[PDB]
């Protein structure tokens, strides 16, 4: 660390441990009900690994059927158009910390001349690269 | 060397739908402004526009080859000659520019159907996505929140009235200040022109969405445009110029078939590897020849022979890195090869412009072809099988001026258009109740991490009445549009649609399409077609209206199965809410599962 078992003005948070069968099996009281079920009992028991507490479920494709459209080649092949869109099947990788690329805006410089060069915040996302 | 996709404008369902609103051309007429003209606004027309496919038949309009002259049955194509437009390059100068260029005359060569039709591109408006926008101002409706229609932005900077958001922020055609630029737009001057002046008109952002939606229609123009590269110049770029991204398809074949012909495409993964072999399923005892190959396929690389450069412009099923992105895929440019191939012009008359060097004879070397117990690395190469176009030639249709085009007619169909509703959640607004005035503003810190304790003041309220409060009703506004765990409620007996001429729904009921190493075959879910089943409550012609005292509709009556919760429940037999055609999506919330 969870309810805070109890109190402390939000005091900050403090005494005390109510914790860690961490699972089935049959009894016995479970407002249900034999399709339920807290809990306490004796067995069995992985004979050794997980119980409440809350934070996330999203994405790269492949095959099919049906309707379209660009690119590339003489053409098929390849490469996209939110899996292109509409209905199904399916295989990976995530299940989220950090870097990096854009969109706007702020400021400031470089500066004869800046929306344009830079550079430092945030901000839309994030289709990209590193491990739990 | 760029930098554009894969990557953050829109994309759900429903309904009507190629018709309508709504632009946009044309005609007519007005209005404001200007000398005039182009635009701008306004009203009635009208329309081969925006405005689609996909099938089927008949209709209605209707082109055209720069120009002359030959072959020729036929010319627009063949061939000639002239005239035009571009190109590289020279010479001049009526000019502008530091220079590079750019404009003009001149001649030669080089390409082009210079036309006609559809495409498609740029430039300015225009009005369509989206944003401005939960804005402003005018008018209408509403007690209000707020709706509908109009009209308003040169780009860009400053501002700050509104307007989201708890706030930091964020929007920002309220205005006002600069700022003076685009028009491939009116007009008049000036010049041979490229450009220069003057006077007007018009302009908000985005589409710099690769591609299903908008970006369209119109007007001008055919490469005139941002961006990028590469080159010239320089006063050394935040530049000034050239070159290419910067116009294509048809205008007479086209289509299927057939036989030759030469060419492209894929044979991907594991395990393994004297380089063989073995594997892969939704499910099946199903099937996948061969040759040469680490006694070196392939690829690069260097010797060796042979041919050897030829610039512009055209031709080519010609190739190609690299820069950037993780990585593909493609475009621009900038090399590189292969056919063909001038001129001007300049010469010592042979050549030179036209690789490099030379007056030239002549030499060199990219390049291209082919070959080496030749060097680097080290396994696939022929061929098989499945597929694609090109070429020639040959059969048949259908066609070559009443042709392509464009218009038109019917059926059907939607990722154009036009509409329709949507709940959480947040914020407002009327009317209902409850207390019934004293809290929202006092800032530099209080033991205040803040709230009791009060000091710059908004206002005013102790007016039976507050910034509250509500488990209230009935609005309004915003919100609502990337598949991918499973199963369910909410959205929602909602939009919408039907009522037997029948909208759904369900077959485990044929038939076809259809699964993951490549084929065979069988073939799950989805989907199409054809067949079938269900479907809109039932009662007694009951009650009471409508209907004319006849007829024929609805409100109620109860069981039926169903459709829900609670209670008991011997796995639902009863009481306590209805009602009873079918029916979405976006969102929001559960649970259960997977990190």
């Nucleotide at each position: 660390g969870c309810c805070g078992g109890g109190g402390c003005g939000c005091c900050a948070c403090c005494c005390c441990g109510g914790a860690a069968g961490u699972g089935a099996u049959g009894c016995g009281a479970g407002u249900c009900g034999c399709a339920a079920c807290u809990c306490g009992c004796a067995u069995c028991a992985c004979a050794a690994g997980c119980a409440a507490a809350c934070g996330c479920u999203g994405u790269a494709g492949c095959c099919g059927c049906g309707u379209g459209c660009c690119u590339c080649u003489a053409a098929u092949a390849g490469g996209g158009c939110u899996g292109g869109c509409g209905c199904g099947g399916u295989u990976g990788c995530g299940a989220a910390g950090g870097g990096c690329g854009c969109u706007g805006g702020u400021g400031a410089g470089u500066g004869c001349a800046a929306c344009u060069c830079u550079c430092a915040c945030c901000u839309u996302c994030g289709a990209c690269c590193c491990a739990a | 060397g760029a930098a554009g996709u894969u990557g953050g404008g829109c994309g759900a369902c429903c309904g009507u739908g190629a018709a309508a609103c709504g632009g946009c051309g044309c005609u007519g007429g007005g209005c404001a402004g200007g000398a005039a003209a182009u635009g701008g606004c306004c009203c009635a027309g009208u329309g081969a526009c925006c405005u689609g496919g996909u099938c089927a038949a008949u209709g209605g309009u209707g082109a055209a080859a720069g120009u002359c002259g030959g072959u020729g049955a036929a010319a627009g194509a063949c061939c000639g000659a002239c005239c035009g437009g571009u190109g590289g390059g020279g010479c001049g100068u009526a000019u502008c520019g530091a220079a590079a260029g750019a404009g003009c005359g001149c001649a030669a060569c080089a390409c082009c159907u210079g036309c006609c039709g559809c495409a498609c591109a740029g430039g300015a408006u225009g009005g369509c996505u989206u944003c401005u926008g939960a804005g402003g101002u005018a008018c209408c409706g509403g007690u209000g929140a707020c709706g509908g229609u109009a009209c308003a932005g040169a780009a860009c900077g400053c501002g700050g009235a509104g307007g989201g958001g708890a706030a930091a922020c964020c929007u920002g055609g309220a205005a006002g200040c600069g700022a003076g630029g685009g028009c491939a737009c009116c007009u008049c001057g000036g010049g041979a022109a490229a450009c220069c002046g003057g006077g007007g008109g018009u302009c908000g952002a985005u589409g710099c969405a690769u591609a299903g939606c908008u970006c369209a229609a119109a007007c001008c123009u055919g490469u005139a445009a941002c961006g990028g590269c590469a080159c010239c110049a320089g006063u050394g770029g935040a530049g000034g110029g050239u070159g290419c991204u910067g116009u294509g398809c048809g205008g007479a074949g086209c289509a299927a078939c057939g036989u030759g012909g030469a060419g492209c495409c894929a044979c991907a993964g594991g395990c393994a590897u004297g380089a063989a072999g073995c594997c892969g399923u939704g499910g099946u005892u199903c099937g996948u020849a061969g040759u040469c190959g680490a006694u070196g396929a392939g690829a690069c690389a260097a010797g060796c022979g042979g041919u050897g450069a030829g610039u512009a412009a055209g031709g080519g099923a010609a190739g190609g890195g690299c820069u950037g992105c993780g990585a593909a895929c493609a475009u621009c440019g900038c090399c590189u090869c292969c056919c063909c191939g001038a001129a001007a012009u300049c010469c010592a008359a042979g050549g030179a412009a036209a690789g490099c060097c030379g007056a030239a004879a002549g030499g060199c070397u990219a390049g291209c072809c082919g070959c080496u117990u030749u060097g680097u690395u080290g396994a696939g190469a022929c061929a098989g099988u499945g597929g694609c176009g090109c070429c020639a030639c040959g059969u048949u249709g259908c066609g070559c001026a009443u042709u392509a085009g464009c218009c038109g007619u019917g059926a059907c169909c939607u990722a154009a258009a036009c509409g329709g509703g949507g709940a959480a959640c947040c914020u407002c607004u009327u009317g209902g109740c409850c207390g019934u005035a004293c809290c929202g503003a006092c800032u530099c810190g209080g033991g205040u991490g803040g709230c009791a304790c009060c000091g710059g003041u908004c206002g005013g309220g102790c007016u039976c009445g507050a910034u509250g409060g509500c488990u209230c009703a009935a609005g309004a506004g915003g919100g609502g549009g990337a598949g991918a765990u499973g199963u369910g409620a909410u959205g929602a007996u909602u939009a919408g649609g039907g009522u037997u001429u029948g909208a759904c729904c369900c077959g485990u009921g044929a038939u076809g399409c259809g699964a993951u190493a490549c084929g065979a075959c069988c073939g799950a879910a989805g989907c199409a077609u054809c067949c079938g089943g269900g479907g809109a409550g039932c009662u007694g012609u009951c009650u009471g209206a409508c209907g004319a005292a006849g007829a024929g509709u609805c409100g109620g009556c109860a069981g039926c199965a169903g459709u829900g919760g609670g209670u008991u429940u011997g796995g639902c037999g009863a009481c306590c809410c209805g009602c009873u055609c079918c029916g979405a999506a976006a969102g929001u919330c559960g649970c259960a599962a997977g990190c």

Primary citation: Ling et al., Nat.Struct.Mol.Biol. (2025), "Structures of a natural circularly permuted group II intron reveal mechanisms of branching and backsplicing". Solved structure of RNA from Comamonas testosteroni KF-1, 727 nucleotides shown. Ions in the entry include calcium and potassium. The structure was determined by electron microscopy at 2.63 A resolution and released in 2025. The reconstruction used 1,847,796 particles. Entry title: Cte_Branching,Ca,inactive.